Background
The depositors describe the entry as "Diversity-generating retroelement (DGR) ribonucleoprotein reverse transcriptase - Resting State 1b". This is an experimental structure of RNA (Diversity-generating retroelement (DGR) RNA Sp; Diversity-generating retroelement (DGR) RNA TR) with a sequence from Bordetella phage BPP-1, with 93 nucleotides shown. The work is reported in "RNA control of reverse transcription in a diversity-generating retroelement" (Handa et al., Nature, 2025). It holds a match to the Rfam family "Bacteriophage Diversity-Generating Retroelement RNA". For this family Rfam cites "RNA control of reverse transcription in a diversity-generating retroelement" (Handa et al., Nature, 2025). The entry is indexed under Reverse transcriptase, Ribonucleoprotein, RNA BINDING PROTEIN, RNA BINDING PROTEIN-RNA complex. Method: electron microscopy, resolution 3.29 angstrom. The entry became public in 2024. Protein in the same entry: Reverse transcriptase and Avd. The sample was in a buffer at pH 7.5.
Context: bound to proteins that are not shown
This record gives sequence, C1' cells and structure tokens, in this order.
RNA sequence: UGGCUCUGCCAACGCUACGGCUUGGCGGGCU
RNA sequence: UAGGUGG
RNA sequence: GGUUCGGCAAAACGUCGAUUACUGAAAAUGGAAAGGCGGGGCCGACUU
RNA sequence: AUCACCU
Repeated sequence: UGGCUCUGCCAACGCUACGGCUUGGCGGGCU
Repeated sequence: UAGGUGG
Repeated sequence: GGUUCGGCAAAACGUCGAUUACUGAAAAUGGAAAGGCGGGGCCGACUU
Repeated sequence: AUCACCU
C1' cells in the first nucleotide's frame, strides 16, 4: 500500500427495514 | 552511509 | 605508491609537564599554563 | 574482496 467504520454530489450490479445502503465514477478531507 | 558475506 | 619533495614547526594536535600548580577543607568524575618533546599538524610546490 | 542499498 488498490484504502477510509468517508463524506458531498451523482449514477445504477444492485440491495432496500423505503431511510438508505451498496457500488461506480465525480470532487474534497483523512490517509 | 550502515550492514552482510567471504579472503 | 602521495609511502613525493621542501618550509613552518606558529597555531592546532599529541605527549611529558599534570589528573601538576591553582581554585577550593579536600580535587571532590574542576583544572591549566609557560615550557620541553614530537608530527600526527600545517603552509607550499609537485603530485595526487 | 564481494554483495546488496540509497546519496
């Protein structure tokens, strides 16, 4: 060190307990 | 630079 | 073969001076110096 | 001497 138990946006493999989540970009931080 | 290994 | 040749050998460095003097009861894990002795050191050339 | 390994 492909990160992030990490957000904002956005989109869909999806998956939703319908909130989101996930996941991909897309920026930003932390790394 | 330090270390390793020989000689 | 820098293991070169010269100078200064002043400083520095080493050593002896000296773990002395000294400061301090006491050197107590303070501490010289002048000076001597070096070359290790130095300025140079060459050469590296 | 050789081996790594960056200045």